This is an experimental structure of RNA (crRNA (38-MER); Target RNA-2 (28-MER)) from Desulfonema ishimotonii, with 66 nucleotides shown. The PDB entry is titled "Cryo-EM structure of Cas7-11-crRNA bound to target RNA-2". The sample was in a buffer at pH 7.5. Huo et al. published it in Nat Microbiol in 2023: "Cryo-EM structure and protease activity of the type III-E CRISPR-Cas effector". Lineage of the source: Bacteria > Pseudomonadati > Desulfobacteria > Desulfobacterales > Desulfonema. Method: cryo-EM, resolution 3.46 angstroms. The entry became public in 2023.

Context: bound to proteins that are not shown
RNA sequence: UUGAUGUCACGGAACAGGAACUUGAACAACAUCGUUAC
RNA sequence: UAGUAACGAUGUUGUUCAAGUUCCUGUU
Numbered sequence: 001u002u003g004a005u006g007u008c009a010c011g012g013a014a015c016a017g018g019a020a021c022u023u024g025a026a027c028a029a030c031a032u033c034g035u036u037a038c
Numbered sequence: 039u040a041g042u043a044a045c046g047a048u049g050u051u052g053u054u055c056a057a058g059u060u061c062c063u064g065u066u
Base pairs, nucleotide, nucleotide: 015064016063017062021058022057023056024055027052028051029050030049031048032047033046034045035044036043037042038041
Other pairs, nucleotide, nucleotide, family: 020059cWW026053cWW
C1' cells in the first nucleotide's frame, strides 16, 4: 500500500579540462655569572 | 642633608622544517 481494456525506463557512461609544485651551501667563536669596599 | 669606585672566575653546543595554494570551470 495499486486498479485493470494500453508502462520499450535493460529508453539515458557523472562524463569533459588541470605538472604536489615554488623558494633554501648541513653549517658554524667569545660569551656566561653577580656584587664587593669605604 | 648626602652616595661615590669598577672589579673577580673560566667555560660551553645550536637549528632539526619554514612561507604559499588546499578546490574550480561548464551541460538543456